[PDB]
An RNA structure (ITS2-1 miscRNA) from Saccharomyces cerevisiae S288c, in which 65 nucleotides are resolved. Entry title: Cryo-em structure of eukaryotic pre-60S ribosomal subunits. Released in 2016, the model rests on cryo-electron microscopy data to a resolution of 3.08 A. The reconstruction used 191,848 particles. The entry is indexed under pre-60S ribosome, RIBOSOME.
Context: bound to proteins that are not shown
RNA sequence: CCUUCUCAAACAUUCUGUUUGGUAGUGAGUGAUACUCUUUGGAGUUAACUUGAAAUUGC
RNA sequence: CUUAAA
Repeated sequence: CCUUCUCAAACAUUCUGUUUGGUAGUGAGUGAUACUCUUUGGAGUUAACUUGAAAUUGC
Repeated sequence: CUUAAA
RNA backbone atom coordinates (compact mmCIF):
# COMPACT_ATOMS: atom_id res chain seq x y z
P C A 1 -1.42 2.84 3.50
O5' C A 1 -0.34 2.84 2.32
C5' C A 1 -0.67 3.34 1.01
C4' C A 1 -0.70 2.22 0.00
C3' C A 1 -1.96 1.35 0.00
O3' C A 1 -2.56 1.38 -1.29
C1' C A 1 0.00 0.00 0.00
P C A 2 -4.16 1.29 -1.47
O5' C A 2 -4.61 2.79 -1.79
C5' C A 2 -3.70 3.90 -1.87
C4' C A 2 -3.52 4.38 -3.29
C3' C A 2 -4.48 3.83 -4.34
O3' C A 2 -5.72 4.52 -4.34
C1' C A 2 -2.25 3.87 -5.19
P U A 3 -7.09 3.76 -4.71
O5' U A 3 -6.80 3.18 -6.16
C5' U A 3 -6.97 4.00 -7.33
C4' U A 3 -6.57 3.24 -8.58
C3' U A 3 -7.65 2.34 -9.18
O3' U A 3 -7.75 2.52 -10.59
C1' U A 3 -5.65 1.11 -8.85
P U A 4 -8.72 3.65 -11.19
O5' U A 4 -7.95 4.10 -12.51
C5' U A 4 -8.16 3.41 -13.76
C4' U A 4 -6.87 3.37 -14.55
C3' U A 4 -7.02 2.90 -15.99
O3' U A 4 -6.11 3.58 -16.86
C1' U A 4 -5.62 1.40 -14.83
P C A 5 -6.53 4.95 -17.58
O5' C A 5 -7.57 4.47 -18.69
C5' C A 5 -8.98 4.35 -18.42
C4' C A 5 -9.79 5.11 -19.44
C3' C A 5 -10.46 4.27 -20.53
O3' C A 5 -11.79 3.82 -20.24
C1' C A 5 -9.59 6.36 -21.37
P U A 6 -12.99 4.84 -19.84
O5' U A 6 -14.12 4.47 -20.90
C5' U A 6 -15.46 4.10 -20.50
C4' U A 6 -15.67 2.62 -20.73
C3' U A 6 -17.00 2.06 -20.25
O3' U A 6 -18.00 2.21 -21.25
C1' U A 6 -15.16 0.56 -19.80
P C A 7 -19.14 3.34 -21.14
O5' C A 7 -18.58 4.53 -22.04
C5' C A 7 -18.24 4.32 -23.43
C4' C A 7 -18.31 5.62 -24.19
C3' C A 7 -19.69 5.97 -24.76
O3' C A 7 -19.93 7.38 -24.68
C1' C A 7 -18.14 5.83 -26.51
P A A 8 -21.28 8.02 -25.27
O5' A A 8 -20.82 8.57 -26.70
C5' A A 8 -19.74 9.51 -26.80
C4' A A 8 -19.57 10.01 -28.22
C3' A A 8 -20.79 10.03 -29.13
O3' A A 8 -21.70 11.09 -28.83
C1' A A 8 -18.87 9.36 -30.35
P A A 9 -23.19 11.08 -29.44
O5' A A 9 -22.94 11.17 -31.01
C5' A A 9 -23.43 12.26 -31.82
C4' A A 9 -22.50 12.51 -32.99
C3' A A 9 -23.14 12.38 -34.37
O3' A A 9 -23.76 13.62 -34.73
C1' A A 9 -21.09 11.19 -34.32
P A A 10 -25.17 13.63 -35.48
O5' A A 10 -24.81 13.04 -36.92
C5' A A 10 -24.07 13.83 -37.87
C4' A A 10 -23.76 13.03 -39.10
C3' A A 10 -24.95 12.37 -39.80
O3' A A 10 -25.63 13.31 -40.63
C1' A A 10 -23.14 10.84 -39.65
P C A 11 -27.17 13.09 -41.02
O5' C A 11 -27.13 11.79 -41.95
C5' C A 11 -26.98 11.90 -43.38
C4' C A 11 -26.66 10.56 -43.99
C3' C A 11 -27.85 9.63 -44.22
O3' C A 11 -28.56 9.97 -45.41
C1' C A 11 -26.03 8.41 -43.31
P A A 12 -30.16 9.81 -45.47
O5' A A 12 -30.37 8.25 -45.27
C5' A A 12 -30.21 7.32 -46.36
C4' A A 12 -30.47 5.91 -45.90
C3' A A 12 -31.90 5.59 -45.49
O3' A A 12 -32.69 5.28 -46.64
C1' A A 12 -30.35 4.66 -43.92
P U A 13 -34.29 5.15 -46.52
O5' U A 13 -34.48 3.75 -45.78
C5' U A 13 -35.14 3.65 -44.50
C4' U A 13 -34.75 2.36 -43.81
C3' U A 13 -35.88 1.37 -43.55
O3' U A 13 -35.41 0.03 -43.64
C1' U A 13 -34.97 2.08 -41.49
P U A 14 -35.72 -0.86 -44.93
O5' U A 14 -35.11 -2.28 -44.55
C5' U A 14 -35.54 -2.99 -43.37
C4' U A 14 -34.61 -4.14 -43.08
C3' U A 14 -34.44 -4.50 -41.61
O3' U A 14 -35.46 -5.40 -41.16
C1' U A 14 -32.31 -4.25 -42.59
P C A 15 -36.63 -4.89 -40.18
O5' C A 15 -36.05 -5.18 -38.73
C5' C A 15 -34.88 -4.50 -38.24
C4' C A 15 -34.67 -4.79 -36.77
C3' C A 15 -34.28 -6.22 -36.42
O3' C A 15 -33.38 -6.25 -35.32
C1' C A 15 -36.37 -5.71 -35.43
P U A 16 -32.04 -7.14 -35.39
O5' U A 16 -31.25 -6.52 -36.64
C5' U A 16 -31.21 -5.10 -36.87
C4' U A 16 -29.79 -4.65 -37.15
C3' U A 16 -28.85 -4.69 -35.95
O3' U A 16 -27.62 -5.40 -36.18
C1' U A 16 -29.04 -2.46 -36.76
P G A 17 -26.38 -4.77 -37.01
O5' G A 17 -26.96 -4.55 -38.48
C5' G A 17 -26.43 -5.26 -39.62
C4' G A 17 -26.46 -4.41 -40.87
C3' G A 17 -25.13 -3.81 -41.31
O3' G A 17 -24.35 -4.74 -42.06
C1' G A 17 -26.82 -2.15 -41.40
P U A 18 -22.76 -4.57 -42.16
O5' U A 18 -22.58 -3.11 -42.78
C5' U A 18 -22.23 -2.92 -44.17
C4' U A 18 -22.16 -1.45 -44.52
C3' U A 18 -20.87 -0.73 -44.15
O3' U A 18 -19.84 -0.98 -45.11
C1' U A 18 -22.73 0.63 -43.59
P U A 19 -18.30 -0.80 -44.70
O5' U A 19 -18.18 0.76 -44.41
C5' U A 19 -17.95 1.70 -45.48
C4' U A 19 -17.85 3.11 -44.95
C3' U A 19 -16.71 3.40 -44.00
O3' U A 19 -15.46 3.53 -44.67
C1' U A 19 -18.69 4.47 -43.25
P U A 20 -14.08 3.31 -43.87
O5' U A 20 -14.03 4.57 -42.89
C5' U A 20 -13.62 5.86 -43.38
C4' U A 20 -13.82 6.93 -42.34
C3' U A 20 -12.94 6.86 -41.10
O3' U A 20 -11.60 7.25 -41.36
C1' U A 20 -15.14 7.45 -40.48
P G A 21 -10.37 6.51 -40.63
O5' G A 21 -10.45 7.05 -39.14
C5' G A 21 -9.68 8.20 -38.73
C4' G A 21 -10.33 8.89 -37.54
C3' G A 21 -9.90 8.41 -36.17
O3' G A 21 -8.62 8.89 -35.77
C1' G A 21 -12.24 8.63 -36.21
P G A 22 -7.69 8.00 -34.81
O5' G A 22 -8.55 7.89 -33.48
C5' G A 22 -8.70 9.02 -32.60
C4' G A 22 -9.38 8.62 -31.32
C3' G A 22 -8.66 7.58 -30.48
O3' G A 22 -7.62 8.22 -29.73
C1' G A 22 -10.99 7.11 -30.55
P U A 23 -6.22 7.49 -29.47
O5' U A 23 -6.42 6.83 -28.03
C5' U A 23 -7.10 5.57 -27.87
C4' U A 23 -6.21 4.58 -27.15
C3' U A 23 -4.77 4.51 -27.66
O3' U A 23 -3.77 5.13 -26.83
C1' U A 23 -5.75 2.32 -27.40
P A A 24 -3.53 4.62 -25.34
O5' A A 24 -2.01 5.01 -25.08
C5' A A 24 -1.35 4.65 -23.85
C4' A A 24 0.01 4.07 -24.15
C3' A A 24 1.10 4.40 -23.13
O3' A A 24 1.42 3.22 -22.41
C1' A A 24 1.86 4.73 -25.40
P G A 25 1.76 3.29 -20.85
O5' G A 25 1.14 1.94 -20.29
C5' G A 25 0.63 0.94 -21.19
C4' G A 25 1.59 -0.23 -21.29
C3' G A 25 2.94 -0.04 -20.62
O3' G A 25 3.03 -0.84 -19.44
C1' G A 25 3.18 -0.81 -22.90
P U A 26 3.01 -2.44 -19.54
O5' U A 26 4.43 -2.84 -18.96
C5' U A 26 4.99 -2.14 -17.83
C4' U A 26 6.44 -2.50 -17.64
C3' U A 26 7.24 -2.66 -18.93
O3' U A 26 8.18 -1.60 -19.05
C1' U A 26 7.62 -4.49 -17.40
P G A 27 9.15 -1.53 -20.32
O5' G A 27 10.45 -2.31 -19.83
C5' G A 27 11.30 -1.72 -18.83
C4' G A 27 12.02 -2.78 -18.02
C3' G A 27 13.06 -3.60 -18.75
O3' G A 27 14.26 -2.89 -19.05
C1' G A 27 11.79 -5.01 -17.35
P A A 28 15.09 -3.22 -20.38
O5' A A 28 15.64 -4.69 -20.10
C5' A A 28 16.62 -4.92 -19.06
C4' A A 28 16.85 -6.40 -18.86
C3' A A 28 17.41 -7.17 -20.05
O3' A A 28 18.81 -6.96 -20.24
C1' A A 28 15.66 -8.42 -19.08
P G A 29 19.44 -7.07 -21.71
O5' G A 29 19.23 -8.61 -22.08
C5' G A 29 20.08 -9.63 -21.52
C4' G A 29 19.63 -11.01 -21.97
C3' G A 29 19.73 -11.31 -23.45
O3' G A 29 21.05 -11.59 -23.89
C1' G A 29 17.67 -12.12 -22.61
P U A 30 21.44 -11.45 -25.45
O5' U A 30 20.63 -12.64 -26.13
C5' U A 30 21.09 -14.00 -26.04
C4' U A 30 20.11 -14.94 -26.71
C3' U A 30 20.04 -14.88 -28.22
O3' U A 30 21.13 -15.57 -28.83
C1' U A 30 17.85 -15.01 -27.32
P G A 31 22.28 -14.76 -29.62
O5' G A 31 21.68 -14.64 -31.10
C5' G A 31 21.80 -15.72 -32.05
C4' G A 31 20.44 -16.16 -32.53
C3' G A 31 19.95 -15.54 -33.83
O3' G A 31 20.56 -16.12 -34.98
C1' G A 31 18.19 -15.56 -32.26
P A A 32 20.75 -15.24 -36.30
O5' A A 32 21.02 -16.33 -37.43
C5' A A 32 20.21 -17.51 -37.57
C4' A A 32 18.98 -17.26 -38.41
C3' A A 32 19.06 -16.17 -39.48
O3' A A 32 19.55 -16.69 -40.71
C1' A A 32 16.90 -16.25 -38.38
P U A 33 20.07 -15.70 -41.87
O5' U A 33 18.71 -15.21 -42.56
C5' U A 33 18.30 -13.83 -42.54
C4' U A 33 17.58 -13.47 -43.82
C3' U A 33 18.08 -12.20 -44.50
O3' U A 33 17.86 -12.31 -45.91
C1' U A 33 15.86 -11.87 -43.87
P A A 34 18.28 -11.13 -46.91
O5' A A 34 17.00 -10.17 -46.90
C5' A A 34 15.78 -10.57 -47.54
C4' A A 34 14.65 -9.61 -47.22
C3' A A 34 14.83 -8.16 -47.67
O3' A A 34 14.65 -7.98 -49.07
C1' A A 34 13.76 -8.27 -45.54
P C A 35 15.25 -6.67 -49.79
O5' C A 35 14.41 -5.48 -49.14
C5' C A 35 13.10 -5.14 -49.62
C4' C A 35 12.49 -4.04 -48.77
C3' C A 35 13.14 -2.67 -48.91
O3' C A 35 12.62 -2.00 -50.05
C1' C A 35 12.62 -3.16 -46.62
P U A 36 13.35 -0.70 -50.64
O5' U A 36 13.12 0.39 -49.50
C5' U A 36 12.17 1.47 -49.66
C4' U A 36 12.44 2.56 -48.66
C3' U A 36 13.80 3.24 -48.74
O3' U A 36 13.85 4.19 -49.80
C1' U A 36 13.22 2.84 -46.47
P C A 37 15.27 4.64 -50.42
O5' C A 37 15.89 5.55 -49.27
C5' C A 37 15.62 6.96 -49.20
C4' C A 37 15.89 7.50 -47.81
C3' C A 37 17.33 7.84 -47.49
O3' C A 37 17.70 9.12 -48.00
C1' C A 37 16.35 6.65 -45.68
P U A 38 18.71 9.25 -49.25
O5' U A 38 19.92 10.09 -48.64
C5' U A 38 19.69 11.28 -47.85
C4' U A 38 20.16 11.08 -46.43
C3' U A 38 21.67 11.09 -46.21
O3' U A 38 22.17 12.43 -46.15
C1' U A 38 20.65 9.36 -44.93
P U A 39 23.69 12.74 -46.56
O5' U A 39 24.53 11.91 -45.49
C5' U A 39 25.97 11.98 -45.47
C4' U A 39 26.55 10.91 -44.58
C3' U A 39 28.01 10.54 -44.86
O3' U A 39 28.72 10.26 -43.66
C1' U A 39 26.65 8.64 -45.18
P U A 40 30.24 10.75 -43.49
O5' U A 40 30.82 9.78 -42.37
C5' U A 40 30.81 8.35 -42.53
C4' U A 40 29.94 7.71 -41.48
C3' U A 40 30.64 6.76 -40.50
O3' U A 40 30.15 6.96 -39.18
C1' U A 40 28.89 5.62 -41.60
P G A 41 31.18 7.23 -37.97
O5' G A 41 30.22 7.72 -36.79
C5' G A 41 29.50 8.97 -36.89
C4' G A 41 28.11 8.84 -36.30
C3' G A 41 27.50 7.44 -36.32
O3' G A 41 27.87 6.68 -35.17
C1' G A 41 25.98 8.96 -37.28
P G A 42 28.02 5.08 -35.27
O5' G A 42 26.80 4.66 -36.21
C5' G A 42 25.84 3.65 -35.84
C4' G A 42 24.44 4.16 -36.09
C3' G A 42 23.31 3.29 -35.55
O3' G A 42 22.22 4.11 -35.13
C1' G A 42 23.09 3.47 -37.88
P A A 43 21.29 3.65 -33.91
O5' A A 43 19.87 4.25 -34.30
C5' A A 43 19.58 5.65 -34.12
C4' A A 43 18.44 6.10 -35.01
C3' A A 43 17.21 5.20 -35.06
O3' A A 43 16.34 5.39 -33.94
C1' A A 43 17.81 5.80 -37.26
P G A 44 15.34 4.22 -33.48
O5' G A 44 14.31 4.13 -34.70
C5' G A 44 13.25 5.09 -34.85
C4' G A 44 12.41 4.76 -36.06
C3' G A 44 11.60 3.48 -35.99
O3' G A 44 10.42 3.62 -35.20
C1' G A 44 12.62 3.66 -38.12
P U A 45 9.83 2.35 -34.41
O5' U A 45 9.82 1.22 -35.52
C5' U A 45 8.85 0.14 -35.53
C4' U A 45 8.41 -0.15 -36.94
C3' U A 45 8.16 -1.62 -37.27
O3' U A 45 6.83 -1.99 -36.92
C1' U A 45 9.57 -0.69 -38.91
P U A 46 6.56 -3.10 -35.79
O5' U A 46 7.01 -4.45 -36.50
C5' U A 46 6.31 -4.94 -37.66
C4' U A 46 7.15 -5.95 -38.40
C3' U A 46 7.45 -7.24 -37.66
O3' U A 46 6.37 -8.16 -37.73
C1' U A 46 9.41 -6.44 -38.76
P A A 47 6.09 -9.18 -36.52
O5' A A 47 5.51 -10.47 -37.26
C5' A A 47 6.13 -11.00 -38.44
C4' A A 47 6.16 -12.51 -38.40
C3' A A 47 6.68 -13.13 -37.10
O3' A A 47 5.67 -13.25 -36.11
C1' A A 47 7.53 -14.29 -39.03
P A A 48 6.06 -13.39 -34.55
O5' A A 48 5.71 -14.92 -34.22
C5' A A 48 6.63 -15.99 -34.52
C4' A A 48 7.27 -16.55 -33.27
C3' A A 48 6.37 -16.66 -32.03
O3' A A 48 6.67 -17.88 -31.38
C1' A A 48 8.30 -15.43 -31.51
P C A 49 5.62 -18.54 -30.36
O5' C A 49 6.54 -18.96 -29.14
C5' C A 49 7.54 -19.99 -29.29
C4' C A 49 8.73 -19.73 -28.39
C3' C A 49 8.44 -19.40 -26.94
O3' C A 49 8.05 -20.53 -26.16
C1' C A 49 10.26 -18.09 -27.76
P U A 50 7.37 -20.32 -24.72
O5' U A 50 8.60 -19.87 -23.80
C5' U A 50 9.55 -20.84 -23.32
C4' U A 50 10.69 -20.15 -22.60
C3' U A 50 10.33 -19.46 -21.30
O3' U A 50 10.19 -20.41 -20.24
C1' U A 50 11.85 -18.13 -22.55
P U A 51 9.07 -20.20 -19.11
O5' U A 51 9.58 -18.91 -18.34
C5' U A 51 10.79 -18.95 -17.56
C4' U A 51 11.21 -17.56 -17.14
C3' U A 51 10.39 -16.95 -16.00
O3' U A 51 11.25 -16.43 -14.99
C1' U A 51 10.49 -15.46 -17.83
P G A 52 11.20 -17.01 -13.49
O5' G A 52 9.93 -16.27 -12.87
C5' G A 52 8.58 -16.66 -13.20
C4' G A 52 7.69 -16.49 -11.99
C3' G A 52 7.53 -15.06 -11.49
O3' G A 52 6.40 -14.48 -12.16
C1' G A 52 7.99 -16.55 -9.68
P A A 53 6.43 -12.95 -12.66
O5' A A 53 5.89 -12.14 -11.39
C5' A A 53 6.79 -11.63 -10.39
C4' A A 53 7.27 -10.25 -10.76
C3' A A 53 7.76 -9.39 -9.60
O3' A A 53 9.13 -9.69 -9.38
C1' A A 53 6.42 -8.11 -11.13
P A A 54 9.88 -9.22 -8.04
O5' A A 54 11.35 -9.80 -8.25
C5' A A 54 12.08 -9.59 -9.48
C4' A A 54 12.73 -10.88 -9.93
C3' A A 54 14.10 -10.74 -10.61
O3' A A 54 15.01 -11.72 -10.10
C1' A A 54 12.65 -12.00 -11.98
P A A 55 16.19 -11.28 -9.10
O5' A A 55 17.07 -10.31 -10.00
C5' A A 55 17.80 -10.81 -11.15
C4' A A 55 18.17 -9.68 -12.08
C3' A A 55 19.14 -8.64 -11.50
O3' A A 55 20.10 -8.24 -12.47
C1' A A 55 17.08 -7.59 -12.08
P U A 56 21.63 -8.70 -12.32
O5' U A 56 22.42 -7.68 -13.26
C5' U A 56 22.10 -6.27 -13.29
C4' U A 56 23.14 -5.47 -12.54
C3' U A 56 24.60 -5.68 -12.95
O3' U A 56 24.79 -4.94 -14.15
C1' U A 56 24.35 -5.33 -10.58
P U A 57 26.23 -4.78 -14.84
O5' U A 57 26.40 -3.20 -14.93
C5' U A 57 25.32 -2.38 -15.43
C4' U A 57 25.44 -0.97 -14.88
C3' U A 57 26.53 -0.11 -15.53
O3' U A 57 26.03 1.14 -16.01
C1' U A 57 26.70 -0.05 -13.16
P G A 58 25.26 1.24 -17.42
O5' G A 58 26.39 0.94 -18.50
C5' G A 58 26.67 -0.39 -18.98
C4' G A 58 26.39 -0.52 -20.47
C3' G A 58 26.88 0.61 -21.37
O3' G A 58 28.21 0.38 -21.83
C1' G A 58 24.76 -0.32 -22.08
P C A 59 29.30 1.55 -21.77
O5' C A 59 28.61 2.74 -22.57
C5' C A 59 28.81 4.12 -22.20
C4' C A 59 27.63 4.62 -21.40
C3' C A 59 26.73 5.63 -22.08
O3' C A 59 25.78 4.97 -22.93
C1' C A 59 27.05 6.15 -19.76
P C B 1 -1.61 21.78 -0.90
O5' C B 1 -3.14 21.36 -1.12
C5' C B 1 -4.20 22.34 -1.08
C4' C B 1 -5.43 21.77 -0.42
C3' C B 1 -5.23 21.19 0.98
O3' C B 1 -6.34 21.50 1.82
C1' C B 1 -6.14 19.54 -0.43
P U B 2 -6.11 21.80 3.37
O5' U B 2 -7.45 21.25 4.06
C5' U B 2 -7.94 19.91 3.83
C4' U B 2 -7.39 18.93 4.85
C3' U B 2 -7.02 19.47 6.23
O3' U B 2 -7.82 18.86 7.23
C1' U B 2 -5.35 17.97 5.41
P U B 3 -8.26 19.70 8.51
O5' U B 3 -9.03 18.62 9.40
C5' U B 3 -8.40 17.39 9.78
C4' U B 3 -9.44 16.37 10.18
C3' U B 3 -10.46 16.01 9.10
O3' U B 3 -10.66 14.60 9.11
C1' U B 3 -11.58 16.83 11.02
P A B 4 -11.39 13.85 7.89
O5' A B 4 -10.35 12.72 7.46
C5' A B 4 -9.83 11.75 8.40
C4' A B 4 -8.56 11.14 7.87
C3' A B 4 -7.56 12.12 7.26
O3' A B 4 -6.21 11.91 7.67
C1' A B 4 -8.27 10.55 5.61
P A B 5 -5.18 13.15 7.75
O5' A B 5 -5.30 13.62 9.27
C5' A B 5 -6.57 13.85 9.92
C4' A B 5 -6.35 14.45 11.29
C3' A B 5 -5.02 14.06 11.96
O3' A B 5 -4.24 15.15 12.45
C1' A B 5 -6.81 13.76 13.46
P A B 6 -2.70 14.92 12.85
O5' A B 6 -2.65 15.14 14.43
C5' A B 6 -3.78 15.61 15.21
C4' A B 6 -3.81 14.93 16.56
C3' A B 6 -2.53 14.25 17.05
O3' A B 6 -1.72 15.18 17.77
C1' A B 6 -4.54 13.13 17.77